[PDB]
Molecule: Mango III variant
RNA sequence: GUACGAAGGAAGGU
RNA sequence: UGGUAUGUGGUAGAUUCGUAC
Numbered sequence: 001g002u003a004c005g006a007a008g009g010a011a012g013g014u
Numbered sequence: 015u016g017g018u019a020u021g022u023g024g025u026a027g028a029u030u031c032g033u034a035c
Base pairs, nucleotide, nucleotide: 001035002034003033004032005031006030007029
């Protein structure tokens, strides 16, 4: 850089 | 504060994680 899958405050910034 | 959305990004964009190359 990519590919796949994924993700809402229980990844983070008020 | 990354912010045309307090949404997982939707009507555009961003960010994070797992598994690999």